[PDB]
This is an experimental structure of RNA, with 19 nucleotides shown. Among the 12 different proteins in the entry, which are not shown, are DNA-directed RNA polymerase II subunit RPB4, DNA-directed RNA polymerase II subunit RPB11 and DNA-directed RNA polymerase II subunit RPB3. Method: X-ray crystallography, resolution 3.8 angstrom. The entry became public in 2007. Crystallisation conditions: 5% (w/v) PEG 6000, 200 mM ammonium acetate, 150 mM magnesium acetate, 50 mM Hepes pH 7.0, 5 mM TCEP, VAPOR DIFFUSION, HANGING DROP, temperature 295.0K, pH 7.00. The work is reported in "Molecular basis of RNA-dependent RNA polymerase II activity" (Lehmann et al., Nature, 2007). The PDB entry is titled "Elongation complex of RNA polymerase II with artificial RdRP scaffold".

Context: bound to proteins that are not shown
RNA sequence: CGCCUGGUCA
RNA sequence: AGACCAGGC
Repeated sequence: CGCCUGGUCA
Repeated sequence: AGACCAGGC
RNA backbone atom coordinates (compact mmCIF):
# COMPACT_ATOMS: atom_id res chain seq x y z
O5' C A 1 -0.60 2.91 2.37
C5' C A 1 -0.67 3.37 1.01
C4' C A 1 -0.70 2.24 0.00
C3' C A 1 -1.95 1.37 0.00
O3' C A 1 -2.96 1.95 -0.84
C1' C A 1 0.00 0.00 0.00
P G A 2 -4.49 2.09 -0.32
O5' G A 2 -5.11 0.64 -0.52
C5' G A 2 -5.07 0.01 -1.80
C4' G A 2 -4.98 -1.49 -1.63
C3' G A 2 -6.08 -2.13 -0.80
O3' G A 2 -7.25 -2.38 -1.58
C1' G A 2 -3.98 -2.93 -0.07
P C A 3 -8.69 -2.36 -0.87
O5' C A 3 -8.67 -3.65 0.07
C5' C A 3 -8.80 -4.95 -0.50
C4' C A 3 -8.51 -6.05 0.51
C3' C A 3 -9.41 -6.10 1.74
O3' C A 3 -10.66 -6.76 1.51
C1' C A 3 -7.16 -6.28 2.43
P C A 4 -11.97 -6.31 2.34
O5' C A 4 -11.82 -7.04 3.74
C5' C A 4 -11.78 -8.46 3.81
C4' C A 4 -11.24 -8.92 5.15
C3' C A 4 -12.04 -8.47 6.37
O3' C A 4 -13.18 -9.29 6.61
C1' C A 4 -9.74 -8.06 6.74
P U A 5 -14.47 -8.68 7.36
O5' U A 5 -14.07 -8.73 8.90
C5' U A 5 -13.66 -9.97 9.48
C4' U A 5 -13.06 -9.76 10.86
C3' U A 5 -13.92 -8.97 11.84
O3' U A 5 -14.89 -9.83 12.46
C1' U A 5 -11.68 -8.16 11.89
P G A 6 -16.34 -9.24 12.88
O5' G A 6 -16.08 -8.62 14.33
C5' G A 6 -15.92 -7.21 14.52
C4' G A 6 -14.77 -6.93 15.47
C3' G A 6 -15.02 -5.84 16.51
O3' G A 6 -15.64 -6.43 17.65
C1' G A 6 -12.94 -5.46 15.45
P G A 7 -17.19 -6.10 17.97
O5' G A 7 -17.11 -5.34 19.37
C5' G A 7 -15.89 -4.76 19.85
C4' G A 7 -15.95 -3.26 19.71
C3' G A 7 -17.41 -2.79 19.73
O3' G A 7 -17.77 -2.57 21.11
C1' G A 7 -16.17 -1.66 18.05
P U A 8 -16.81 -1.67 22.08
O5' U A 8 -16.16 -0.56 21.11
C5' U A 8 -15.60 0.67 21.61
C4' U A 8 -16.36 1.89 21.06
C3' U A 8 -17.87 1.67 21.18
O3' U A 8 -18.24 2.10 22.50
C1' U A 8 -17.34 2.70 19.09
P C A 9 -17.99 3.64 22.95
O5' C A 9 -18.01 4.47 21.57
C5' C A 9 -17.55 5.82 21.46
C4' C A 9 -18.49 6.66 20.58
C3' C A 9 -19.98 6.49 20.90
O3' C A 9 -20.38 7.25 22.06
C1' C A 9 -19.67 6.55 18.53
P A A 10 -21.36 6.59 23.18
O5' A A 10 -22.68 7.48 23.11
C5' A A 10 -22.66 8.81 22.59
C4' A A 10 -23.72 8.96 21.52
C3' A A 10 -25.06 8.35 21.88
O3' A A 10 -25.81 9.16 22.80
C1' A A 10 -24.47 7.69 19.68
O5' A B 1 -24.45 0.65 4.99
C5' A B 1 -24.20 1.31 3.74
C4' A B 1 -24.13 2.83 3.81
C3' A B 1 -22.82 3.44 4.28
O3' A B 1 -21.92 3.59 3.18
C1' A B 1 -24.63 4.46 5.43
P G B 2 -20.40 4.09 3.42
O5' G B 2 -20.56 5.51 4.12
C5' G B 2 -19.45 6.39 4.26
C4' G B 2 -19.71 7.44 5.32
C3' G B 2 -18.51 7.75 6.21
O3' G B 2 -17.69 8.75 5.58
C1' G B 2 -20.46 7.42 7.55
P A B 3 -16.08 8.59 5.56
O5' A B 3 -15.62 9.10 7.01
C5' A B 3 -15.17 10.45 7.22
C4' A B 3 -15.11 10.81 8.70
C3' A B 3 -14.15 10.04 9.61
O3' A B 3 -12.80 10.52 9.58
C1' A B 3 -16.27 10.13 10.65
P C B 4 -11.58 9.54 9.97
O5' C B 4 -11.70 9.33 11.55
C5' C B 4 -11.41 10.39 12.47
C4' C B 4 -11.45 9.88 13.91
C3' C B 4 -10.50 8.75 14.27
O3' C B 4 -9.22 9.28 14.64
C1' C B 4 -12.68 8.22 15.04
P C B 5 -7.89 8.36 14.48
O5' C B 5 -8.06 7.22 15.59
C5' C B 5 -7.99 7.54 16.98
C4' C B 5 -8.52 6.39 17.83
C3' C B 5 -7.82 5.05 17.66
O3' C B 5 -6.59 4.92 18.38
C1' C B 5 -10.16 4.72 17.56
P A B 6 -5.47 3.88 17.86
O5' A B 6 -6.09 2.45 18.22
C5' A B 6 -6.25 2.03 19.57
C4' A B 6 -6.63 0.56 19.65
C3' A B 6 -5.84 -0.39 18.75
O3' A B 6 -4.54 -0.74 19.20
C1' A B 6 -8.13 -0.85 18.48
P G B 7 -3.42 -1.13 18.10
O5' G B 7 -3.92 -2.54 17.55
C5' G B 7 -4.27 -3.58 18.45
C4' G B 7 -4.87 -4.76 17.71
C3' G B 7 -4.07 -5.26 16.52
O3' G B 7 -2.95 -6.06 16.86
C1' G B 7 -6.33 -5.04 15.88
P G B 8 -1.68 -6.09 15.86
O5' G B 8 -2.10 -7.16 14.76
C5' G B 8 -2.80 -8.35 15.13
C4' G B 8 -3.39 -9.01 13.91
C3' G B 8 -2.42 -9.19 12.76
O3' G B 8 -1.65 -10.38 12.92
C1' G B 8 -4.44 -8.26 11.95
P C B 9 -0.08 -10.37 12.56
O5' C B 9 -0.06 -10.37 10.97
C5' C B 9 -0.12 -11.59 10.24
C4' C B 9 0.30 -11.36 8.82
C3' C B 9 1.58 -10.57 8.67
O3' C B 9 2.79 -11.26 9.02
C1' C B 9 -0.04 -9.69 7.20